Background
Keywords: ribosome, giardia, parasite. An RNA structure (rRNA 28S, nucleotides 1129 to 1847) from Giardia lamblia ATCC 50803, in which 691 nucleotides are resolved. An Rfam search finds the family "Archaeal large subunit ribosomal RNA" in it. Its family is annotated with structural constituent of ribosome and ribosome in the Gene Ontology. Primary citation: Hiregange et al., Nucleic Acids Res. (2022), "Cryo-EM structure of the ancient eukaryotic ribosome from the human parasite Giardia lamblia".

[PDB]
Context: one part of a larger RNA, bound to proteins that are not shown
RNA sequence: CAGCAGUAGC
RNA sequence: GCUACUCCGCGCCCCGGAGGACUGAGGGGGAGACGGGUUCCGCGGCGCCUGCAUCUGGCCGCGGGUGACUCGGGCCUAAGCGGCGGGUGAAGACCGGGAAGGGGCGUGCCCGCCCGUCGAACGGGGAGCCGGCGGAGACUCCGGCAGGCGCGG
RNA sequence: GCGGAGACGC
RNA sequence: GCCCCCCGGCGACGCGCACGGGGACCGCGGCGGGCGGCGCCCCGGCCCGCGAACGCCCCGCAGCCCCCGGACGCCUUGCGCGGAGAGGGGGGCCCGGGGGCGGA
RNA sequence: CCGCGCGUCCCCGGCCGCCCCUGAAAAGCCGGGGGGC
RNA sequence: CCGCGCGCCGUACCGACCGCA
RNA sequence: CAGGACUCCGGGGUCAGCAGCCUCUAGCGCGGGAGCGAACGCGGCUCAGGGAAGUCGGCAAGCCGGCUCCGUAACCUCGGGAAAAGGAGUGGCUCUGACG
RNA sequence: GGGUCAGAACUGGAACGGACGCGGGGAUCCCGACUGUUUACUAGAAACACAGCGUCGCGAGGGCCGCACCCGGCGCUGGCGCGACGUGAUUUCUGCCCAGUGCCA
RNA sequence: GACCGUCACCGUGAAGCGAUCCGCCGAAGCCCUGGUAAACGGCGGGAGUA
RNA sequence: AUGACUCUCUUAAGGUAGCCAAAUGCCUCGUCGGGCAAUUUCCGACG
RNA sequence: GCAUGAAUGGACCAACGAGGAUCCCACUGUCCCGAGCCGCGCCUCCGCGAGCCU
Numbered sequence: 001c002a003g004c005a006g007u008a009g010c
Numbered sequence: 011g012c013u014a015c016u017c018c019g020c021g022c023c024c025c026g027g028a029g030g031a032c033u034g035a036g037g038g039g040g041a042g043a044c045g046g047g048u049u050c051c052g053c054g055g056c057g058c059c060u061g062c063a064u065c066u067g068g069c070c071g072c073g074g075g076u077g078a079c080u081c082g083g084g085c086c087u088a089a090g091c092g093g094c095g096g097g098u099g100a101a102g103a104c105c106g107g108g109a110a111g112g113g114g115c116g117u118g119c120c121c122g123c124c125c126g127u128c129g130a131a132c133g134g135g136g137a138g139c140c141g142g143c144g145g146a147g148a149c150u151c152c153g154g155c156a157g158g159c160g161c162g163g
Numbered sequence: 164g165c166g167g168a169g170a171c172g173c
Numbered sequence: 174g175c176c177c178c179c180c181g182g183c184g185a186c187g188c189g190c191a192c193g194g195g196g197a198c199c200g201c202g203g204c205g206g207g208c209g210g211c212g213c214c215c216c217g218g219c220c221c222g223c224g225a226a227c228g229c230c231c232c233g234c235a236g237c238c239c240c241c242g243g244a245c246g247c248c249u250u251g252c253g254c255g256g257a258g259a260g261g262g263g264g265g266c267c268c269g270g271g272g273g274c275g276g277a
Numbered sequence: 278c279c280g281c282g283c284g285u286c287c288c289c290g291g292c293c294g295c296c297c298c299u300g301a302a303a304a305g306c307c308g309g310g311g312g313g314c
Numbered sequence: 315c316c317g318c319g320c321g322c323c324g325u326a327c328c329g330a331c332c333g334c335a
Numbered sequence: 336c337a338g339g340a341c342u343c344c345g346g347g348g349u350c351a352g353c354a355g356c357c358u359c360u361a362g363c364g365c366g367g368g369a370g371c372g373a374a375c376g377c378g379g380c381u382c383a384g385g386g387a388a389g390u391c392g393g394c395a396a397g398c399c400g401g402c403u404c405c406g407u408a409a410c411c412u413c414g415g416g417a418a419a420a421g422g423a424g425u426g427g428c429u430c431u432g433a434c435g
Numbered sequence: 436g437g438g439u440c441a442g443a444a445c446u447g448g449a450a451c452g453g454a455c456g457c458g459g460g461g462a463u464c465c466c467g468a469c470u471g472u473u474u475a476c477u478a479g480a481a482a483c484a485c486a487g488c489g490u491c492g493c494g495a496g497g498g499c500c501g502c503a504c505c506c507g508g509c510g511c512u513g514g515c516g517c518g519a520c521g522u523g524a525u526u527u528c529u530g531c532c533c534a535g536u537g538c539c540a
Numbered sequence: 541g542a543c544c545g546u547c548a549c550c551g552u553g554a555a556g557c558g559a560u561c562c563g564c565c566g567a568a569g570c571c572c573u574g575g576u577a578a579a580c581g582g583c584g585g586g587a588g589u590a
Numbered sequence: 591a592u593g594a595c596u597c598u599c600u601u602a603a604g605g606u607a608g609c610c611a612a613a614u615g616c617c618u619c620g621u622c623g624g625g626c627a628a629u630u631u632c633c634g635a636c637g
Numbered sequence: 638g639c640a641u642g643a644a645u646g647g648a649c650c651a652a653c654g655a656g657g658a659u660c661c662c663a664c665u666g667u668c669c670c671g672a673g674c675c676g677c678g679c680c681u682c683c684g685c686g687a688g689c690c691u
Base pairs, nucleotide, nucleotide: 002691003690009685010684015029016028017027018026019025032362033361039344040343042341045328046327050074051073052072053071054070055069059067079157080156081324082323083322085134086133090128091126092125096105097104098103107123112121113120114119115118138155139154140153141152142151158320159319160318161317162316163315164173165172166171174314175313176312177311178310179309180308181307182306183305187295188294189293192290193289194288195287196286197285198284199282200281201280202279203278204222205221206220207219208218227275228274229273230272231271232270236266237265238264239263240262241261246254247253296300331339332338346358347357348356349355367683368682369681370680375678376677377676378675379674380673381672384669385668388667393664401425402424403423404422405421410415412524426446427445429443430442431441432440433439434438447451459662460661461660462659463658464657465656466654467653471483472482487522488521489520490519491518492517493516498509499508500507501506526648527647528646530583531582532581535580536579537576538575539574540573541572545570546569551564552563553562555560584599585598586597587596588595608641609638620636621635622634623633624632
C1' cells in the first nucleotide's frame, strides 16, 4: 500500500 | 441481549412543558469495602474522542474543592511471622531457651527465670445526638444539648 | 461508717 | 483514698424447629388542613398531620435469692419443679424495654 | 392530633433438642482476702 | 464546686474496577 | 466489552410466598434513523383425518400440574413404595352455622 | 375483635387453578447400595470417595516420614492410639494349592 | 532359627634384602530348616460303560 | 440315545458353592419358549 | 463356559440415579404432506465503514 468495496457489518 | 418513543418551544439523541412507557424494593433505587486516582465542582468550548449526529459529555481549556476529644486508623492479641548468649555449613545463609537476661523507688534497701510499641480500616475497644447553612465537605462546619479522659484552684 | 431479721440498701 | 502479694470477675463467644416481649414498618376508622376529576354516582379517590441522644422519678413477664411454715400440689405450646423445703402470704436483685416530667 | 388491628423484618428472653463436632486470645478495667498506709 | 485541655494520619467522587475498549 | 466483581437498607395488590405477573417512592441508555412487507434464516403461534408408520434412537415438541375430598398394588432392610395407579369438585351473587 | 373452616338457594354458550405459576404415567433388565466428588475450555459416568469389613508394623533407647548440615513432622500424642495397605451398605457366603515368586524366624 | 558351605577390611602365623607372596581367623547377607494365600497368583487329559 | 461306572496317563492343586451366549461366548443372527402381521434388538430357560 | 467364579470378592437385593437398555397407555407437525400467520434480520435509502484471501 491495491483489488475485494461504498462490500460484510452498526 | 437489555419492550419506546412522540408533539411544541428557533429545537440536536441536550434542556423545558405536556403525553406514552420501562427498571419493578435479590431495583437500570440509595450507600459502603477493595481497586482506580482527580474521573468530583463552576464557568467556557468542540480540534481529538463520544464506531450515526451533537449545541451533549467520565473529552479539551481555565479556576476551585476533602475541616473530627466522641467515626475509622495509631493500641490488643488470632492463625502466623520475626528476634534470641549461641549452633551448623566452603560461603551466601539457615536453625535455636538453658545464658550472670530488670524493675520500684529516695539515698539505700527491697522484689525478680527467659522476647516483639510485628500480624485484623469485618474480631476486642472509654465516650455523640438533634436542627440548620454551601456550586462541590459533614456523626468533622455553625447553633443548641450532652458524654468521656485528664490537669490546676 | 451507717440502716436492715435477712436477701440486700446507703 | 491508696499500695504491694495472693484468689477471682468482666472483656468472652456453637447450632436449631418452635413459643413469648419490645421497637420499626404496615394497614383500618375518626377528626383537622389541602387537592383532583365530575355523562350518571360519590361523607366511597389522592396528599400532609412530626419528637433524638442525654438527666431524674415510676413501672417491668420469665429467672435467681430471703422470711414464716411444713406439704396428694404448682405449672408449660412442649416441658419442668418440690422434705437438699412445694403451694399460700409478704419481700430482695437482674432485666439492650416502656411510661411521666424535662430536652421542646 | 385521637383510637383499634393481622402480619412482616430486626434484636432480646426463658426453656428444650443435638455432637467419637462441645463452638479464640489479649490489652484494658474492676472486686475480694491479708498486710502497709 | 469552679476553671483549663484533648496532639498525629484518612475523609472529594465512582461499580470511572480486571478482561488490549 | 451481553463476561467477572464482597456487603448494607427493602413499600402496595394477587398469593403458601423474598416465586410469577401489575404497581407508589426514586431513577431514567442500550455503536443512529427512515422505507418495504420477496426467498431464506433466527425466536414464536395454529393446523382437517391418522397417531411413532419418522429416526441409530420419541431427538425436539406435546400431554400432566394449585387446593379439597375419595381411592391406592407388587415388593420391602417394616422405615418405605406413595403425588403409586386412578376418580370427583372449584366462578359470581344472596345467605346461614361454628371458634374469643 | 378476628380470619379461617363448613353448608345451602339463585345465576351465567354446558364456565370457573379462565392470565400467571405448576409431576405425564406404568411393566421390566444391566451397573453402582445410598447423600457427596471429578477431566476450568469436547468425557458427570458404570470412574473417585464413603460407612462397614479384613490384613500388617510398633511399648518410646520405639515405629513411619522429612532433611546438605545443625536440626524437624505425626506428638498439646501412648494400643478404644498412631502409621501402611486391600475390599467397599445390608442379607447370605467366602472352597482347593506354600511347587514358583515375595515376606518372615 | 540354625551356623553347614561360601562370604570383607582389620588382625595374626610362616617365608623374604624389601616390595610382596602364601596361610589362618571369619559380621551381616546368601545357602540350609521351617511358617505364611482377605501375599502376588494358580485351580485336567484319554478310552470304553445301563 | 445318554453315562451313574471302570481302566488309564498325569498336577503344587486339578475350579467347590454359585452365576451365564451376561457391559465377560470365538463359532454366532447359538437352541427352545414369550411377545409382533413380520424382530441380528428384548425378556425367560438351557450350558 | 474360545477365555465365568468366590475381600482379583461370588450370588441376591428394598430405597436412590441429568447413568446404559426393551415394551405399553396417554400425548403429539417425528412422519404421511405439508399450509397459513407474527416479530426481528435480510432487502432499498441517509450517515458510518472493516477482515480473510490473491

Notes: The depositors describe the entry as "Cryo-EM structure of large subunit of Giardia lamblia ribosome at 2.7 A resolution". The structure was determined by cryo-electron microscopy at 2.75 angstrom resolution and released in 2022. Among the 39 different proteins in the entry, which are not shown, are Ribosomal protein L2, Ribosomal protein L29 and Ribosomal protein L31B.